The PDB entry is titled "Localization and dynamic behavior of ribosomal protein L30e". The RNA has 33 modelled nucleotides. Method: electron microscopy, resolution 9.5 A. The entry became public in 2005. It was solved together with ribosomal protein L30, ribosomal protein L37a and 40S RIBOSOMAL PROTEIN S13.

RNA sequence: AACUCCGUGGAAGCCGUAAUGGCAGGAAGCGGA
Numbered sequence: 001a002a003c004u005c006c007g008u009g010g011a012a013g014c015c016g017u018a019a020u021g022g023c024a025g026g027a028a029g030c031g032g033a
Stems, first nucleotide, its partner, number of pairs: 004033005013023003
């Protein structure tokens, strides 16, 4: 670093990949373990 997770935040179309994919059962972003 990746993975997992916590807070925040509050997306009703947006985030993301070589590709599949992810989301109000809460996406990005920010901050953490």